[PDB]
RNA sequence: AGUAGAAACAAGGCUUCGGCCUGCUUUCGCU
Numbered sequence: 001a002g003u004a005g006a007a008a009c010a011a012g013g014c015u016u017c018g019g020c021c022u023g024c025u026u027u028c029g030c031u
Stems, first nucleotide, its partner, number of pairs: 003029001005028003011022004
């Protein structure tokens, strides 16, 4: 330093690589 997640960004898995979930880094709010 950590989070409730909200955006952006960058990796892993399945895959057709179009996507989705997870996890870390920055800002905002809270105890």
Molecule: C4 promoter of influneza A virus